[PDB]
Context: bound to proteins that are not shown
RNA sequence: AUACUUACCUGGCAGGGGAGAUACCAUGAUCACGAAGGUGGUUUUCCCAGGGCGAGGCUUAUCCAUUGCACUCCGGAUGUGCUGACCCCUGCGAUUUCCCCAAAUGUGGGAAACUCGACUGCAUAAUUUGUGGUAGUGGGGGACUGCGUUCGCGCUUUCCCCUG
RNA sequence: GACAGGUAAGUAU
RNA sequence: AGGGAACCCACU
DNA sequence: AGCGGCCCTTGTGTTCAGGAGCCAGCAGGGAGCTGGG
DNA sequence: CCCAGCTCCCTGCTGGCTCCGAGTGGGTTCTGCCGCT
Numbered sequence: 001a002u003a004c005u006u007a008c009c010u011g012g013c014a015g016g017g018g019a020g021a022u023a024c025c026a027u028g029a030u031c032a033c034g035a036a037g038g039u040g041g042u043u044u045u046c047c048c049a050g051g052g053c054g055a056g057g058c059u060u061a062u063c064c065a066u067u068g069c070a071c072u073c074c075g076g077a078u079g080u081g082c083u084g085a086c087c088c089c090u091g092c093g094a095u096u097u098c099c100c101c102a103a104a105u106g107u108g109g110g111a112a113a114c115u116c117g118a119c120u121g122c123a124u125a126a127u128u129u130g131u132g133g134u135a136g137u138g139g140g141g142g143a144c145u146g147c148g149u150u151c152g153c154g155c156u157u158u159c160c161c162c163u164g
Numbered sequence: 165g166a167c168a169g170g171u172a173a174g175u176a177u
Numbered sequence: 178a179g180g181g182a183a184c185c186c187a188c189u
Numbered sequence: 190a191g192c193g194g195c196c197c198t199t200g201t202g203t204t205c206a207g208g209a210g211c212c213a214g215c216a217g218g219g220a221g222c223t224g225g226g
Numbered sequence: 227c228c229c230a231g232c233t234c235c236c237t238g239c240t241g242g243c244t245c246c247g248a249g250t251g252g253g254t255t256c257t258g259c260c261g262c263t
Stems, first nucleotide, its partner, number of pairs: 001177011013121003019045002025040003049090004056083003060079005093116001095113006138163006146155003181256009190263006207246020
C1' cells in the first nucleotide's frame, strides 16, 4: 500500500435552448426488392432565448485650423450615455482519458465519463414564503335622533354634497 | 433500501 | 514427491 | 454396481522372422543269442 | 544244431528350440467393458 466481512459517521431524482421543414446518413427493420413513423445525426425556416465582432448612426463638452460665396446631408481627434445590420456557438464555470492539426511541453479540434453549482420540472396550490382568512368593504362638510357626559366627546339613527 | 467517501476491528500479500 | 510398456518414425 | 469373461470372426484359419544350425525321439534294420524243434 | 523270434544297438531321419550389432532423439495409445449376479 491493495481486496475481503462487520459497526459507526455524511447525502433529494431526471436532464442539457424549443417549435416547423428534412429529398440525405445511422438504426445496414424477421419472410422471397421495400415500410412509414420513431430514435441519434446532417440540412433547412423562426419567438430571437443568451453572448462575441462594433462598421454605421444619435446626444453634448474639450483641442487644432479656417474670413471661407453656398444653395444634393458631411473639417480631424478625445471624453459621457445609447442604438446597432450582416456574420458565428446552440450555452456552461472546473477536472479526467483516447486520437489528430500544430509556430510540437503552450496555443486548438472530434469523442464521452461521472463529480459541485441552487438552470429548470415534479414532492411545490395540502400547516413554514413560489396560489391568501392582510379583501379594498372608507373619510369629510351641512340639516337630521337618542343614552352617558368633563359639553371636548364614546356608542347609536336619517337625507343631500366633495373625495377614493 | 441502494449506492459514493472516511474512521475502527479480523483475514489474505 | 518423477510414471511404465507397446509401437512407430528418424538419426550415428 | 462389482465380478467374470473374452472378440479373433473360417466353432475349422495363414505366415505374428525365416532361416540356420544343435539336440531329442522314434522307425527301421542288422547282429547276435536262445529256447523250441 | 538250426532258426525264427527277440533283444540290443546304431543310423538316419524328422521335428523342435534359440539367435540373429550398438547406441541416440522424437512422437502417439494404452493401460476394460458389458452381461450377469

Released in 2025, the model rests on electron microscopy data to a resolution of 3.5 angstroms. The RNA (U1 snRNA; Pre-mRNA), together with DNA, has 263 modelled nucleotides. An Rfam search finds the family "U1 spliceosomal RNA" in it. On this family, see Charenton et al., Science 2019: "Mechanism of 5' splice site transfer for human spliceosome activation". The family is grouped with related families in Rfam's "U1 clan". Rfam's curators write: U1 is a small nuclear RNA (snRNA) component of the spliceosome (involved in pre-mRNA splicing). Its 5' end forms complementary base pairs with the 5' splice junction, thus defining the 5' donor site of an intron. There are significant differences in sequence and secondary structure between metazoan and yeast U1 snRNAs, the latter being much longer (568 nucleotides as compared to 164 nucleotides in human). Nevertheless, secondary structure predictions suggest that all U1 snRNAs share a 'common core' consisting of helices I, II, the proximal region of III, and IV. This family does not contain the larger yeast sequences. The sample was in a buffer at pH 7.5. The 2025 paper behind the entry is "Structure of a transcribing Pol II-DSIF-SPT6-U1 snRNP complex". It comes from the structure "Structure of the transcribing Pol II-DSIF-SPT6-U1 snRNP complex".